[PDB]
Context: one part of a larger RNA, bound to proteins that are not shown
RNA sequence: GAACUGGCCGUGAAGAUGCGGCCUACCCGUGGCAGGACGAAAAGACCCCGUGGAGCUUUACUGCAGCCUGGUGUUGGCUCUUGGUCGCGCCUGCGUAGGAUAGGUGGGAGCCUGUAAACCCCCGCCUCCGGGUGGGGGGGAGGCGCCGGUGAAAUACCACCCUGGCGCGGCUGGGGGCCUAACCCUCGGAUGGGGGGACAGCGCUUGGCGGGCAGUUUGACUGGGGCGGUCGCCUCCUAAAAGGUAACGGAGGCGCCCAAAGGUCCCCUCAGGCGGGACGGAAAUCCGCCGGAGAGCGCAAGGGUAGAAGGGGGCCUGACUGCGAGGCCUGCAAGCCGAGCAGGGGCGAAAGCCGGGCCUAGUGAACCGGUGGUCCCGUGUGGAAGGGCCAUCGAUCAACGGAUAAAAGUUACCCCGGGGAUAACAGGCUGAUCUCCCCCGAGCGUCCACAGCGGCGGGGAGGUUUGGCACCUCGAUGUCGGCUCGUCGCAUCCUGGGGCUGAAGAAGGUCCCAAGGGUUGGGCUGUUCGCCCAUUAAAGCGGCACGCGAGCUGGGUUCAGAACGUCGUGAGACAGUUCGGUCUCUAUCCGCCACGGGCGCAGGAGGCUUGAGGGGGGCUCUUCCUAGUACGAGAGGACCGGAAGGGACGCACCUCUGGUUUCCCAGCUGUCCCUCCAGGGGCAUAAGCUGGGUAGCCAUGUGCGGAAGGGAUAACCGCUGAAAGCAUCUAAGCGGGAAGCCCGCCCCAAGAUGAGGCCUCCCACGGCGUCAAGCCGGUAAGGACCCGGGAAGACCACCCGGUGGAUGGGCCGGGGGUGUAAGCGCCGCGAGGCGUUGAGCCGACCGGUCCCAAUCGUCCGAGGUCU
Numbered sequence: 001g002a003a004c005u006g007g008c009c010g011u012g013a014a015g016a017u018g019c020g021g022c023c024u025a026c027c028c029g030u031g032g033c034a035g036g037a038c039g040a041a042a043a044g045a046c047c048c049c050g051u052g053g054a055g056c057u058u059u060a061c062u063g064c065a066g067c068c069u070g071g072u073g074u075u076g077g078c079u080c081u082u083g084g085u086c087g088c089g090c091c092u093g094c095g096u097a098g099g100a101u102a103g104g105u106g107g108g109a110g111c112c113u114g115u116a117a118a119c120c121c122c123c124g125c126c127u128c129c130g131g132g133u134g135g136g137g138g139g140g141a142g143g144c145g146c147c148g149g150u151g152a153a154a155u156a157c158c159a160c161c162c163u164g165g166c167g168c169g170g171c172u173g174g175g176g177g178c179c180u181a182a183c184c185c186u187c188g189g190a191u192g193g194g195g196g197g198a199c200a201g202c203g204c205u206u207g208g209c210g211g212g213c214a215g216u217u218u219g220a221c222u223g224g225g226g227c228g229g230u231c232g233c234c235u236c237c238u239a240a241a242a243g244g245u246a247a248c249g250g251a252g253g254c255g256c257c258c259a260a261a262g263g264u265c266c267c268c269u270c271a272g273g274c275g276g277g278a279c280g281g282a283a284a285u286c287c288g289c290c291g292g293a294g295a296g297c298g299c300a301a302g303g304g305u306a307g308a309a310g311g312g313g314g315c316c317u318g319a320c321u322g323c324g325a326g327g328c329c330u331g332c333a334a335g336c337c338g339a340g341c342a343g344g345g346g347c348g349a350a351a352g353c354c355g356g357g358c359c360u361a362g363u364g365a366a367c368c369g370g371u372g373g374u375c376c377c378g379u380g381u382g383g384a385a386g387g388g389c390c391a392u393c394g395a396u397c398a399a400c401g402g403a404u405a406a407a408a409g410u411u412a413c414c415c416c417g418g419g420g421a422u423a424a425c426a427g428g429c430u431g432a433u434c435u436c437c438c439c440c441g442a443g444c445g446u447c448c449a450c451a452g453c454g455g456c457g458g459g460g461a462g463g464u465u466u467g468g469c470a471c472c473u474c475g476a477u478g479u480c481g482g483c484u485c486g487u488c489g490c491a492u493c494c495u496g497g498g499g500c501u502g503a504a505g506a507a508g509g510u511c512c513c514a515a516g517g518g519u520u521g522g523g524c525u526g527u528u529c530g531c532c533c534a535u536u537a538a539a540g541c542g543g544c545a546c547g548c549g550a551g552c553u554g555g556g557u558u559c560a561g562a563a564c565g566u567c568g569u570g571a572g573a574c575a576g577u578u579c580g581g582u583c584u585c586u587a588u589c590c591g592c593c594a595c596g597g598g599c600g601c602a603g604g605a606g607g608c609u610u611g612a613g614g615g616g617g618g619c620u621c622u623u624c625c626u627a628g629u630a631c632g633a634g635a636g637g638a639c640c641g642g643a644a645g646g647g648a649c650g651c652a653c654c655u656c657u658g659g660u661u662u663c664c665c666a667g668c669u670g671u672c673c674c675u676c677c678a679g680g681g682g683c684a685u686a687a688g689c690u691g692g693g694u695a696g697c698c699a700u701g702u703g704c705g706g707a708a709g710g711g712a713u714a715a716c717c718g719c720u721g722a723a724a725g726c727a728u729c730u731a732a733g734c735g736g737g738a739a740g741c742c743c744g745c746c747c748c749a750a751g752a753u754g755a756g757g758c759c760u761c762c763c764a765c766g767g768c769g770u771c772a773a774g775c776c777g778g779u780a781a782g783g784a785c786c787c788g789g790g791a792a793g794a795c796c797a798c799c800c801g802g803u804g805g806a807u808g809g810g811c812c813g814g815g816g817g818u819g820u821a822a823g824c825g826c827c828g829c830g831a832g833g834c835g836u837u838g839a840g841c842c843g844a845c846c847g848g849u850c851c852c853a854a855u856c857g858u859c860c861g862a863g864g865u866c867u
Stems, first nucleotide, its partner, number of pairs: 003017001006023005026598008035590003040584001047419004052415002054411004060216005066209003070205005076179009086169001089166003093162001100155001103161005110144003119138001124133003183196005219231003228248001232254006255400001256298001257357002262316007270294001272290005296305002299362001301360003320343004326337003332401001345354003368394007376387002426473001427471001428469003432466001434462006443453002480555001481553003485547001486544005493518003496513006520534005561579001563577002565574003599751001603762007613748004619647007631636001649705005657699004664692005669684006709743003716736003782860004786802005807853003810849005817841002823836005
Other pairs, nucleotide, nucleotide, family: 002018cWW005589cWS008020cWW011016tWH014427cSS014428cSS030794tWS034587tWS037550tWH038472tHS038545tWS044046tWS047224tSS048422cWS051403tWW057570cSS058060cWH058569cWS060407cSS061211tHH065210tHS069206cWW076181tWS088167cWW088168cWW092163cWW094127tWS094130cWW097102tWH097150cSS098100tHS098154tWS099148cWH101131cHS102151tWS108156tWS109145tSS113141tWS114116cSS116139tWS116140tWS117140tHS117142tSS118139tHS120137tWW120138cWW121137cWW123135cWW149155tWH150154tWH151153tHS180198tWH181197tSS181198tWS182197tHS183200tWS188189tSS190192cWS210212cHS216407tWS217408cWH218409cWH234300tWS238247tWS239246tHH240245tWW252300cSS253361tWS255363tWS255398tHS257261tWS258261cSS260317tWH269308tWH270295cSS271291tHH279284tWH280284tHS281282cHS293306tHS295308tWW304309tWS305308cSS308310tHS314347tSS318344cWH318354cSS321355cWH322355cWH324339tHS325338tHS329334tWW341355tWH348350tHS348351tHS364395tHS364397tHS364402tSS365397tWW366395tWH378385tHS404406tHS409571tSS411413cHS419474tWS420424cWH422474tHS423474tWH425477cWW431432cHS431433tHS431463tWS431466cHS433463cWW433465cWW440456cWW441454tWS441455tHS442454tWS444449tHS445451tHS448502tWW449453tWS462464cHS462491tWS463465cHS470471cHS478583tWW484548cWW490515tWS492494cHS494537cSS495739cWH496738cSS497715tSS504631cSS504635tWW505630cHS505636tSS513714cSS514739cWS515516cHS515517cHS518538tSS519539tSS519540cWH525529cWS535539tWH536538tHS548551cHS554583tHS560581tHS562578cWW568570tHS568571tHS587589cHS595795tWS595796tWS600755tWS602865tWS603862cSS604781tSS610750tWH611749tWS611752tHS612749tHS626640cWW628629cHS628637tWS629638tWW630637tWS632634tHS648706cWW654699tHH656701cWS665840tSS675677cHS692817cSS693843cWS694844cWH699700cSS708744tHS712740cWW713738tWH714737tHS715737tHS719733cWW720730tWH720732tWS721731tHS722728tWH723727tWH724726cHS750752cSS751753cWS753755cHS762780cSS763864cWW764863cSS765773tHH767776cWW769774cWS777863tWH781861tHS788807tSS792797cWS801854tSS805850tWW805854tHS806851tWH807850tWH816842cWS819838tWS819839tHS821839tHS822837tWH828830tHS850852cHS850853cWH
């Protein structure tokens, strides 16, 4: 998609109307219900994937606007200041200890002095405030080194220089000030006057700041993803005796190092065990046996190894250049072993050995560049610039076959493409976890394992928990709780039977049998669940897509808003809270509840029935009597049997009680109207309001029900009784024994094509084929149609009537409801009140009465197949 579209157990890609087996089932509709058709709608909004997309953020990257800043242009007059430097001057150098302000070094025994010493005060410069350093006055013959002492180092005198500072000057820079005449702004229009002013503005160029904006980047693996971990190389295992071989398998290492830890030649042999030994641990180094390797070999592990790869000593640089037969390994290119030739060497007498290291980790393609050489090319020529070739360098390109030279976040504001390749739900598989029972019998129970319990440990079942797995479903399988409606299991909460008891009785405990029926109302929270209140015979535990959203709800949770705490620089976020938030009139099929139509039922009819087989229903408490009796010291307190009441539930009913009664009656308001008063009508709901209220339909009301009884049984208790001279409920035979099972009770029921039975009716061939319908039209008993109706009803159906009639309507009488109509009379001024009056009005109910209407008619329908 088409359909000729049922149930259960199974099976199947794990949930089949379509497979299997079985069960059920005549054909076709109509009104209803919503469990299924993994129902419809929307190429899932959650989740993951894509080197998808957008919005948003930032101390992600990279740019940009904008702003800042130097240099210049537009840009011109004059002036003053100062920094950095040089280079001439003059000056400057102070830890402590020391006579005291000791810059470095060298020379240095001596020099200063009538070109006026010591000492003393007027002025400079400098000060670490002590003094230093230059000049002088006045004075009128001595000072200062050496020596000594202090110290790291010595001071007279002599230099070469250094530190830092101050001046005057070139070189180069800054930042003011004044000016007007460019530019700018202004003045009742100005060739002009003011103000700002070479600044500002604007051009080019430098660097800066720069989510304000723009373009993008934010890895992969992964028992979903994220978080964590990991990513290349080496050793061992897993690896199944060649090689290879995976996982978020098991256990460790590398990102170096060595000029001797390399080459060669020559020597040497260990570790430990036991002795004996100065300090001597239990190993320092010794000595003696014994000791094939356990020592050593730079570092992991393995392999290897003393007939050295280990330990020592001598010369050495082969840690060569040019190659490279032939192979190992391998997708690619990489990795690896390497004899041998040549050149020039090293060691050894020589044979010979040497192209690093006992070996397997110590690593990085390309591109882009750097540095040496090469002489290869070099833009008309020559040379250059710049390349090439050889050598070598710059990689935690470690996400280690390496995307760019250059890179983080967020989205619950989100979007597209996809996935059941992949998570959340439910199912499935599993059963660790969970629930349940069983085995063992430590050891408790005064005594005693097993009344009741059960240490350490052991075996199972279930599939309701939390998970594991990722099998159908992501072109959609709506998710918690409640409501509604059930139905099943039994591992039983109550009720019924029963065994044991640490069962006196009563009340318990425990186990076995047993779901038939039951299994309350509330407070709190969305709750499930629990905790309470008050009861109870009990307040069971589970399954059915954690039953049930095309049945309801939407309180919890999962869209957009907002806030708290908290995390984040942020945008935002959180199995944290808080308020708020659109759950789609139509049922096609199956299924289910109800009601028909068709045909069949081997003559046709009108009645009444049997009951195969289904369905309904199955509850339980209290009190009293036995009897205050068995039992019991007492308190308490039964069995068995027998009564009377209850509670929930079920069916039916309306007498009663109590509802409703949409016009049965009355009362009332406002308004419009009839007809002015009176009396009335509409409207004020789809009744205007109020008070009442028959029939019907009803529960709160009424009556009944669960049985009783028979049968077979469960656990359990026996009789008789062997095998097994006893015993035994068993093996043969026989009993007792549950609210359970069968039947009984109430209801449906012969589509029980296995189509049943009984009673009564009507029956014929008349015309015509293959001679009993295989045939046509009237027929028969009967039946529809039509009509009047109905406590029957959606329609249909069913039931009762149709003038030989009480079926409906009306009329009459009665119920019943209203609760004294109108009109008239009397009293009151009047609203009103008496009276006539239980009047008037008056649905359905109980009946009468042909007054109206069911006028009159029509059409179907036997003629009945076989021994």
Molecule: 23S RIBOSOMAL RNA, nucleotides 2018 to 2897
Organism: THERMUS THERMOPHILUS HB8